This is an experimental structure of RNA, with 27 nucleotides shown.
It was solved by X-ray diffraction to 2.98 angstroms.
The PDB entry is titled "Structure of AfC3PO - duplex RNA complex".
It was solved together with AFTRAX.
Crystallisation conditions: 2.7 M 1,6-HEXANEDIOL, 200 MM AMMONIUM CHLORIDE, 10 MM MGCL2, 50 MM HEPES PH 8.0, 5 MM DTT.
Context: bound to proteins that are not shown
RNA sequence: UUCGACGCGUCGAA
RNA sequence: UUCGACGCGUCGA
Numbered sequence: 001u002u003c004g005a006c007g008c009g010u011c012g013a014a
Numbered sequence: 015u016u017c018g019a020c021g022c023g024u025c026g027a
Stems, first nucleotide, its partner, number of pairs: 001027001003026012
C1' cells in the first nucleotide's frame, strides 16, 4: 500500500 | 444520525 477497521481532530455532501 | 475526504493515534491482513 499500499489495503481494512476503530477512535480523536478538521471540512465538506445528503 | 448517514456518507466521504484530510490530519492525528491505535489496531489487523